Context: bound to proteins that are not shown
RNA sequence: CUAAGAGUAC
DNA sequence: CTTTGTCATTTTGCAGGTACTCTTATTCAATAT
DNA sequence: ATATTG
DNA sequence: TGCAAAATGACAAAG
Repeated sequence: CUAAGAGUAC
RNA backbone atom coordinates (compact mmCIF):
# COMPACT_ATOMS: atom_id res chain seq x y z
P C A 1 -1.36 4.08 3.40
O5' C A 1 -1.14 3.00 2.25
C5' C A 1 -0.71 3.40 0.96
C4' C A 1 -0.70 2.24 0.00
C3' C A 1 -1.94 1.36 0.00
O3' C A 1 -2.99 1.92 -0.77
C1' C A 1 0.00 0.00 0.00
P U A 2 -4.53 1.63 -0.39
O5' U A 2 -4.70 0.06 -0.62
C5' U A 2 -4.66 -0.50 -1.93
C4' U A 2 -4.69 -2.00 -1.87
C3' U A 2 -5.88 -2.59 -1.12
O3' U A 2 -7.02 -2.71 -1.95
C1' U A 2 -3.87 -3.60 -0.36
P A A 3 -8.49 -2.64 -1.32
O5' A A 3 -8.63 -4.00 -0.50
C5' A A 3 -8.67 -5.26 -1.17
C4' A A 3 -8.52 -6.40 -0.20
C3' A A 3 -9.55 -6.47 0.91
O3' A A 3 -10.74 -7.11 0.49
C1' A A 3 -7.39 -6.73 1.82
P A A 4 -12.15 -6.70 1.13
O5' A A 4 -12.21 -7.51 2.49
C5' A A 4 -12.06 -8.92 2.51
C4' A A 4 -11.76 -9.42 3.90
C3' A A 4 -12.67 -8.90 5.00
O3' A A 4 -13.88 -9.64 5.10
C1' A A 4 -10.42 -8.68 5.67
P G A 5 -15.18 -8.94 5.72
O5' G A 5 -14.85 -8.82 7.27
C5' G A 5 -14.66 -9.98 8.06
C4' G A 5 -14.07 -9.65 9.40
C3' G A 5 -14.88 -8.71 10.27
O3' G A 5 -15.94 -9.37 10.94
C1' G A 5 -12.62 -8.04 10.29
P A A 6 -17.26 -8.56 11.35
O5' A A 6 -16.83 -7.78 12.66
C5' A A 6 -16.32 -8.48 13.79
C4' A A 6 -15.67 -7.54 14.77
C3' A A 6 -16.51 -6.35 15.19
O3' A A 6 -17.46 -6.67 16.19
C1' A A 6 -14.35 -5.61 14.64
P G A 7 -18.88 -5.92 16.21
O5' G A 7 -18.55 -4.53 16.91
C5' G A 7 -17.98 -4.49 18.21
C4' G A 7 -17.35 -3.16 18.49
C3' G A 7 -18.25 -1.95 18.33
O3' G A 7 -19.12 -1.74 19.42
C1' G A 7 -16.20 -1.53 17.27
P U A 8 -20.63 -1.28 19.14
O5' U A 8 -20.48 0.24 18.67
C5' U A 8 -19.82 1.17 19.51
C4' U A 8 -19.39 2.42 18.78
C3' U A 8 -20.49 3.29 18.21
O3' U A 8 -21.16 4.04 19.20
C1' U A 8 -18.70 3.15 16.67
P A A 9 -22.63 4.61 18.91
O5' A A 9 -22.36 5.90 18.02
C5' A A 9 -21.61 6.99 18.52
C4' A A 9 -21.62 8.14 17.56
C3' A A 9 -22.98 8.49 16.98
O3' A A 9 -23.74 9.31 17.84
C1' A A 9 -21.41 8.33 15.23
P C A 10 -25.30 9.03 18.05
O5' C A 10 -25.97 9.78 16.82
C5' C A 10 -25.66 11.14 16.55
C4' C A 10 -26.07 11.53 15.16
C3' C A 10 -27.47 11.14 14.74
O3' C A 10 -28.47 12.02 15.25
C1' C A 10 -25.96 10.63 13.01
P DC B 1 -49.18 -43.53 -29.73
O5' DC B 1 -48.64 -42.03 -29.90
C5' DC B 1 -48.12 -41.60 -31.15
C4' DC B 1 -48.63 -40.22 -31.49
C3' DC B 1 -48.18 -39.12 -30.53
O3' DC B 1 -47.02 -38.49 -31.05
C1' DC B 1 -50.56 -39.02 -30.92
P DT B 2 -46.15 -37.49 -30.14
O5' DT B 2 -46.94 -36.10 -30.23
C5' DT B 2 -47.24 -35.53 -31.51
C4' DT B 2 -48.26 -34.42 -31.38
C3' DT B 2 -47.78 -33.18 -30.64
O3' DT B 2 -48.36 -32.01 -31.21
C1' DT B 2 -49.60 -34.12 -29.48
P DT B 3 -47.64 -30.59 -31.03
O5' DT B 3 -47.64 -30.36 -29.44
C5' DT B 3 -48.11 -29.14 -28.89
C4' DT B 3 -49.63 -29.16 -28.76
C3' DT B 3 -50.19 -28.13 -27.80
O3' DT B 3 -51.47 -27.69 -28.25
C1' DT B 3 -50.76 -30.27 -27.04
P DT B 4 -51.93 -26.17 -28.03
O5' DT B 4 -52.38 -26.13 -26.49
C5' DT B 4 -53.28 -27.11 -25.97
C4' DT B 4 -53.56 -26.81 -24.51
C3' DT B 4 -52.73 -25.66 -23.96
O3' DT B 4 -53.49 -24.91 -23.04
C1' DT B 4 -52.26 -27.62 -22.72
P DG B 5 -53.21 -23.34 -22.87
O5' DG B 5 -53.54 -23.06 -21.33
C5' DG B 5 -54.73 -23.57 -20.78
C4' DG B 5 -54.44 -24.35 -19.51
C3' DG B 5 -53.82 -23.52 -18.39
O3' DG B 5 -54.63 -23.63 -17.23
C1' DG B 5 -52.58 -25.54 -18.76
P DT B 6 -54.27 -22.81 -15.89
O5' DT B 6 -53.62 -23.93 -14.96
C5' DT B 6 -53.97 -25.30 -15.16
C4' DT B 6 -53.12 -26.18 -14.28
C3' DT B 6 -52.45 -25.44 -13.13
O3' DT B 6 -52.46 -26.26 -11.97
C1' DT B 6 -50.82 -26.51 -14.42
P DC B 7 -53.37 -25.85 -10.71
O5' DC B 7 -52.42 -24.94 -9.81
C5' DC B 7 -51.00 -25.01 -9.96
C4' DC B 7 -50.49 -26.39 -9.60
C3' DC B 7 -49.56 -26.43 -8.42
O3' DC B 7 -49.56 -27.73 -7.87
C1' DC B 7 -48.33 -26.79 -10.42
P DA B 8 -48.73 -28.05 -6.53
O5' DA B 8 -47.36 -28.66 -7.08
C5' DA B 8 -46.41 -29.17 -6.18
C4' DA B 8 -45.09 -29.40 -6.88
C3' DA B 8 -43.87 -28.95 -6.08
O3' DA B 8 -42.82 -29.90 -6.21
C1' DA B 8 -43.86 -27.90 -8.18
P DT B 9 -41.82 -30.14 -4.98
O5' DT B 9 -41.05 -28.74 -4.85
C5' DT B 9 -39.67 -28.64 -5.14
C4' DT B 9 -39.41 -28.75 -6.63
C3' DT B 9 -38.00 -28.37 -7.07
O3' DT B 9 -37.44 -29.40 -7.88
C1' DT B 9 -39.60 -27.17 -8.34
P DT B 10 -35.86 -29.41 -8.15
O5' DT B 10 -35.36 -28.03 -7.53
C5' DT B 10 -34.07 -27.53 -7.83
C4' DT B 10 -34.08 -26.72 -9.11
C3' DT B 10 -32.96 -25.69 -9.21
O3' DT B 10 -32.42 -25.69 -10.52
C1' DT B 10 -35.02 -24.62 -9.51
P DT B 11 -30.93 -25.14 -10.77
O5' DT B 11 -30.86 -23.84 -9.84
C5' DT B 11 -30.05 -22.74 -10.19
C4' DT B 11 -30.81 -21.75 -11.05
C3' DT B 11 -30.25 -20.34 -11.05
O3' DT B 11 -30.41 -19.79 -12.34
C1' DT B 11 -32.46 -20.26 -10.35
P DT B 12 -29.23 -18.93 -13.01
O5' DT B 12 -29.40 -17.49 -12.34
C5' DT B 12 -30.68 -16.87 -12.30
C4' DT B 12 -30.73 -15.83 -11.21
C3' DT B 12 -29.42 -15.64 -10.44
O3' DT B 12 -29.15 -14.26 -10.30
C1' DT B 12 -31.20 -15.93 -8.95
P DG B 13 -28.16 -13.52 -11.31
O5' DG B 13 -28.49 -11.98 -11.07
C5' DG B 13 -29.84 -11.55 -11.07
C4' DG B 13 -30.11 -10.59 -9.93
C3' DG B 13 -28.88 -10.04 -9.23
O3' DG B 13 -29.06 -8.65 -9.04
C1' DG B 13 -30.32 -11.10 -7.64
P DC B 14 -27.92 -7.72 -8.39
O5' DC B 14 -28.69 -7.03 -7.18
C5' DC B 14 -29.91 -7.61 -6.75
C4' DC B 14 -30.53 -6.82 -5.62
C3' DC B 14 -29.54 -6.24 -4.63
O3' DC B 14 -29.75 -4.85 -4.48
C1' DC B 14 -30.91 -7.97 -3.62
P DA B 15 -28.73 -3.97 -3.63
O5' DA B 15 -29.28 -4.10 -2.13
C5' DA B 15 -30.63 -3.78 -1.84
C4' DA B 15 -31.04 -4.35 -0.49
C3' DA B 15 -30.00 -4.20 0.60
O3' DA B 15 -30.12 -2.94 1.22
C1' DA B 15 -30.81 -6.42 0.57
P DG B 16 -28.81 -2.21 1.78
O5' DG B 16 -29.08 -0.67 1.45
C5' DG B 16 -30.36 -0.12 1.66
C4' DG B 16 -30.30 1.39 1.65
C3' DG B 16 -28.91 1.97 1.80
O3' DG B 16 -28.32 2.15 0.53
C1' DG B 16 -30.33 2.93 3.41
P DG B 17 -26.72 2.28 0.40
O5' DG B 17 -26.42 3.75 0.93
C5' DG B 17 -26.97 4.87 0.26
C4' DG B 17 -26.76 6.12 1.07
C3' DG B 17 -25.32 6.39 1.45
O3' DG B 17 -24.69 7.06 0.40
C1' DG B 17 -26.77 6.80 3.29
P DT B 18 -23.15 6.75 0.08
O5' DT B 18 -22.39 8.01 0.69
C5' DT B 18 -21.61 7.85 1.84
C4' DT B 18 -21.74 9.06 2.75
C3' DT B 18 -20.63 9.19 3.76
O3' DT B 18 -19.58 9.96 3.23
C1' DT B 18 -22.70 9.24 4.88
P DA B 19 -18.09 9.38 3.23
O5' DA B 19 -17.66 9.47 4.76
C5' DA B 19 -17.69 10.71 5.42
C4' DA B 19 -17.67 10.53 6.92
C3' DA B 19 -16.56 9.66 7.45
O3' DA B 19 -15.36 10.41 7.52
C1' DA B 19 -18.59 9.16 8.55
P DC B 20 -13.96 9.64 7.51
O5' DC B 20 -13.76 9.21 9.03
C5' DC B 20 -13.80 10.18 10.05
C4' DC B 20 -13.82 9.52 11.41
C3' DC B 20 -12.69 8.54 11.64
O3' DC B 20 -11.55 9.22 12.10
C1' DC B 20 -14.77 7.64 12.39
P DT B 21 -10.09 8.62 11.82
O5' DT B 21 -9.94 7.45 12.88
C5' DT B 21 -9.96 7.75 14.27
C4' DT B 21 -10.15 6.48 15.09
C3' DT B 21 -9.04 5.46 14.92
O3' DT B 21 -8.03 5.69 15.89
C1' DT B 21 -11.23 4.43 14.89
P DC B 22 -6.56 5.07 15.70
O5' DC B 22 -6.76 3.51 15.94
C5' DC B 22 -7.21 3.04 17.20
C4' DC B 22 -7.52 1.56 17.13
C3' DC B 22 -6.31 0.68 16.80
O3' DC B 22 -6.11 -0.27 17.82
C1' DC B 22 -8.20 0.11 15.46
P DT B 23 -4.67 -0.96 18.00
O5' DT B 23 -4.84 -2.37 17.28
C5' DT B 23 -5.92 -3.21 17.63
C4' DT B 23 -5.94 -4.43 16.74
C3' DT B 23 -4.56 -4.89 16.27
O3' DT B 23 -4.37 -6.25 16.59
C1' DT B 23 -6.07 -4.73 14.45
P DT B 24 -2.90 -6.90 16.48
O5' DT B 24 -3.01 -7.84 15.20
C5' DT B 24 -4.07 -8.76 15.08
C4' DT B 24 -4.15 -9.31 13.68
C3' DT B 24 -2.81 -9.74 13.08
O3' DT B 24 -2.91 -11.06 12.58
C1' DT B 24 -3.99 -8.34 11.58
P DA B 25 -1.60 -11.96 12.36
O5' DA B 25 -2.02 -12.91 11.15
C5' DA B 25 -3.14 -12.58 10.35
C4' DA B 25 -2.71 -12.25 8.93
C3' DA B 25 -1.22 -12.33 8.67
O3' DA B 25 -0.82 -13.66 8.28
C1' DA B 25 -2.28 -10.49 7.52
P DT B 26 -1.50 -14.45 7.05
O5' DT B 26 -0.27 -14.80 6.10
C5' DT B 26 0.59 -13.77 5.62
C4' DT B 26 0.08 -13.20 4.31
C3' DT B 26 1.15 -12.99 3.26
O3' DT B 26 1.34 -14.20 2.50
C1' DT B 26 -0.35 -11.11 3.36
P DT B 27 0.29 -14.66 1.36
O5' DT B 27 0.21 -16.24 1.56
C5' DT B 27 -0.70 -16.78 2.52
C4' DT B 27 -0.45 -18.26 2.72
C3' DT B 27 0.98 -18.61 3.12
O3' DT B 27 1.07 -19.04 4.50
C1' DT B 27 0.11 -20.10 1.45
P DC B 28 0.04 -20.11 5.14
O5' DC B 28 0.78 -20.58 6.48
C5' DC B 28 2.14 -21.01 6.43
C4' DC B 28 2.25 -22.49 6.79
C3' DC B 28 3.59 -22.90 7.36
O3' DC B 28 3.45 -24.10 8.11
C1' DC B 28 3.39 -23.71 5.14
P DA B 29 4.73 -24.84 8.73
O5' DA B 29 5.14 -25.90 7.61
C5' DA B 29 4.23 -26.93 7.24
C4' DA B 29 4.81 -27.82 6.15
C3' DA B 29 6.25 -28.28 6.38
O3' DA B 29 6.38 -29.64 6.00
C1' DA B 29 6.09 -27.16 4.30
P DA B 30 7.69 -30.49 6.37
O5' DA B 30 8.15 -31.09 4.97
C5' DA B 30 7.19 -31.69 4.11
C4' DA B 30 7.77 -32.00 2.75
C3' DA B 30 9.20 -32.52 2.76
O3' DA B 30 9.36 -33.47 1.71
C1' DA B 30 9.13 -30.43 1.62
P DT B 31 10.77 -34.21 1.48
O5' DT B 31 11.32 -33.52 0.15
C5' DT B 31 10.46 -33.35 -0.97
C4' DT B 31 11.19 -32.74 -2.15
C3' DT B 31 12.66 -33.14 -2.28
O3' DT B 31 13.00 -33.21 -3.65
C1' DT B 31 12.51 -30.80 -2.00
P DA B 32 14.21 -34.15 -4.14
O5' DA B 32 15.03 -33.20 -5.13
C5' DA B 32 14.33 -32.38 -6.06
C4' DA B 32 15.12 -31.11 -6.36
C3' DA B 32 16.61 -31.33 -6.59
O3' DA B 32 17.06 -30.49 -7.65
C1' DA B 32 16.30 -29.80 -4.82
P DT B 33 18.21 -30.99 -8.65
O5' DT B 33 19.09 -29.69 -8.89
C5' DT B 33 18.48 -28.50 -9.38
C4' DT B 33 19.02 -27.28 -8.67
C3' DT B 33 20.53 -27.05 -8.81
O3' DT B 33 20.79 -25.71 -9.20
C1' DT B 33 19.89 -26.96 -6.54
P DA C 1 22.42 -23.96 6.87
O5' DA C 1 21.82 -23.01 5.72
C5' DA C 1 22.43 -21.75 5.45
C4' DA C 1 21.79 -21.08 4.24
C3' DA C 1 20.30 -20.78 4.36
O3' DA C 1 19.99 -19.60 3.63
C1' DA C 1 20.65 -22.39 2.65
P DT C 2 18.61 -18.82 3.88
O5' DT C 2 17.87 -18.88 2.47
C5' DT C 2 18.42 -18.19 1.35
C4' DT C 2 17.70 -18.57 0.07
C3' DT C 2 16.22 -18.21 0.02
O3' DT C 2 15.84 -17.95 -1.32
C1' DT C 2 16.44 -20.53 -0.14
P DA C 3 14.59 -17.01 -1.66
O5' DA C 3 14.03 -17.59 -3.04
C5' DA C 3 14.90 -17.71 -4.16
C4' DA C 3 14.35 -18.70 -5.18
C3' DA C 3 12.90 -18.49 -5.58
O3' DA C 3 12.71 -18.89 -6.93
C1' DA C 3 13.13 -20.56 -4.42
P DT C 4 11.28 -18.72 -7.63
O5' DT C 4 10.61 -20.17 -7.52
C5' DT C 4 11.29 -21.30 -8.04
C4' DT C 4 10.43 -22.55 -7.93
C3' DT C 4 8.95 -22.34 -8.25
O3' DT C 4 8.45 -23.45 -8.96
C1' DT C 4 9.17 -23.21 -6.07
P DT C 5 7.12 -23.32 -9.85
O5' DT C 5 6.15 -24.43 -9.25
C5' DT C 5 6.60 -25.78 -9.13
C4' DT C 5 5.79 -26.53 -8.09
C3' DT C 5 4.27 -26.40 -8.24
O3' DT C 5 3.66 -27.67 -8.03
C1' DT C 5 4.91 -25.81 -6.06
P DG C 6 2.15 -27.93 -8.54
O5' DG C 6 1.48 -28.74 -7.33
C5' DG C 6 1.91 -30.07 -7.04
C4' DG C 6 1.48 -30.49 -5.64
C3' DG C 6 -0.02 -30.46 -5.38
O3' DG C 6 -0.38 -31.53 -4.52
C1' DG C 6 1.06 -28.94 -3.92
P DT D 1 -27.30 -18.23 5.48
O5' DT D 1 -28.65 -18.17 6.34
C5' DT D 1 -29.26 -16.91 6.62
C4' DT D 1 -30.54 -16.73 5.81
C3' DT D 1 -30.96 -17.95 4.98
O3' DT D 1 -32.38 -17.97 4.79
C1' DT D 1 -30.40 -16.18 3.54
P DG D 2 -33.41 -17.62 5.97
O5' DG D 2 -33.58 -16.03 5.85
C5' DG D 2 -34.80 -15.41 6.21
C4' DG D 2 -35.55 -14.91 4.98
C3' DG D 2 -36.50 -15.92 4.34
O3' DG D 2 -37.62 -15.25 3.84
C1' DG D 2 -35.01 -15.16 2.74
P DC D 3 -38.95 -15.09 4.73
O5' DC D 3 -39.96 -14.41 3.71
C5' DC D 3 -39.82 -14.66 2.32
C4' DC D 3 -39.45 -13.39 1.57
C3' DC D 3 -40.25 -13.17 0.29
O3' DC D 3 -40.69 -11.83 0.23
C1' DC D 3 -37.92 -13.21 -0.22
P DA D 4 -42.23 -11.51 -0.08
O5' DA D 4 -42.28 -11.45 -1.67
C5' DA D 4 -41.23 -10.81 -2.38
C4' DA D 4 -41.03 -11.45 -3.73
C3' DA D 4 -42.22 -12.26 -4.25
O3' DA D 4 -42.40 -11.99 -5.62
C1' DA D 4 -40.29 -13.54 -4.37
P DA D 5 -43.87 -11.74 -6.22
O5' DA D 5 -43.56 -11.32 -7.73
C5' DA D 5 -42.52 -10.40 -8.01
C4' DA D 5 -41.54 -10.97 -9.02
C3' DA D 5 -42.18 -11.67 -10.21
O3' DA D 5 -41.73 -11.06 -11.41
C1' DA D 5 -40.47 -13.03 -9.25
P DA D 6 -42.29 -11.55 -12.82
O5' DA D 6 -41.15 -12.54 -13.35
C5' DA D 6 -39.80 -12.14 -13.28
C4' DA D 6 -38.90 -13.20 -13.89
C3' DA D 6 -39.48 -13.92 -15.09
O3' DA D 6 -38.47 -14.10 -16.06
C1' DA D 6 -38.96 -15.49 -13.39
P DA D 7 -38.80 -14.81 -17.46
O5' DA D 7 -38.14 -16.25 -17.30
C5' DA D 7 -36.97 -16.40 -16.53
C4' DA D 7 -36.44 -17.81 -16.60
C3' DA D 7 -36.91 -18.61 -17.80
O3' DA D 7 -35.86 -19.44 -18.25
C1' DA D 7 -37.67 -19.65 -15.80
P DT D 8 -36.10 -20.53 -19.41
O5' DT D 8 -36.41 -21.86 -18.59
C5' DT D 8 -35.66 -22.16 -17.43
C4' DT D 8 -35.91 -23.58 -16.98
C3' DT D 8 -36.38 -24.53 -18.07
O3' DT D 8 -35.76 -25.79 -17.87
C1' DT D 8 -37.98 -24.48 -16.33
P DG D 9 -35.92 -26.97 -18.95
O5' DG D 9 -36.62 -28.13 -18.10
C5' DG D 9 -36.24 -28.32 -16.75
C4' DG D 9 -37.12 -29.37 -16.08
C3' DG D 9 -37.64 -30.46 -17.00
O3' DG D 9 -37.65 -31.69 -16.29
C1' DG D 9 -39.47 -29.26 -16.07
P DA D 10 -38.26 -33.03 -16.95
O5' DA D 10 -39.61 -33.24 -16.14
C5' DA D 10 -39.65 -32.92 -14.75
C4' DA D 10 -40.85 -33.56 -14.06
C3' DA D 10 -41.41 -34.80 -14.72
O3' DA D 10 -42.05 -35.60 -13.74
C1' DA D 10 -42.91 -32.96 -15.02
P DC D 11 -42.96 -36.86 -14.16
O5' DC D 11 -44.41 -36.23 -14.38
C5' DC D 11 -45.01 -35.45 -13.35
C4' DC D 11 -46.47 -35.20 -13.66
C3' DC D 11 -47.12 -36.28 -14.53
O3' DC D 11 -48.48 -36.47 -14.13
C1' DC D 11 -47.32 -34.22 -15.60
P DA D 12 -48.83 -37.09 -12.69
O5' DA D 12 -49.86 -38.26 -13.01
C5' DA D 12 -50.76 -38.15 -14.11
C4' DA D 12 -51.91 -37.21 -13.78
C3' DA D 12 -53.24 -37.60 -14.40
O3' DA D 12 -54.30 -36.97 -13.70
C1' DA D 12 -52.32 -35.74 -15.56
P DA D 13 -55.82 -37.18 -14.16
O5' DA D 13 -56.06 -35.99 -15.21
C5' DA D 13 -57.19 -36.03 -16.06
C4' DA D 13 -57.48 -34.66 -16.63
C3' DA D 13 -58.48 -34.65 -17.77
O3' DA D 13 -59.08 -33.37 -17.88
C1' DA D 13 -56.36 -34.09 -18.61
P DA D 14 -60.66 -33.23 -18.10
O5' DA D 14 -60.79 -32.62 -19.57
C5' DA D 14 -60.25 -33.32 -20.68
C4' DA D 14 -59.71 -32.36 -21.72
C3' DA D 14 -60.29 -32.53 -23.11
O3' DA D 14 -60.18 -31.31 -23.83
C1' DA D 14 -58.03 -33.09 -23.18
P DG D 15 -61.33 -30.86 -24.85
O5' DG D 15 -61.54 -32.16 -25.77
C5' DG D 15 -61.95 -32.01 -27.13
C4' DG D 15 -60.74 -31.86 -28.04
C3' DG D 15 -60.89 -32.49 -29.42
O3' DG D 15 -60.28 -31.67 -30.40
C1' DG D 15 -59.03 -33.43 -28.33
The RNA, together with DNA, has 64 modelled nucleotides. The entry also models zinc and magnesium ions. The structure was determined by electron microscopy at 2.5 A resolution and released in 2025. The 2026 paper behind the entry is "Stepwise transcription stalling by the anti-cancer drug Actinomycin D and insights into short tandem repeat transcription inhibition". Among the 12 different proteins in the entry, which are not shown, are DNA-directed RNA polymerase II subunit RPB2, DNA-directed RNA polymerase II subunit RPB7 and DNA-directed RNA polymerase II subunit RPB3. Keywords: RNA polymerase II, Elongation complex, Apo structure, Transcription. The sample was in a buffer at pH 7.5.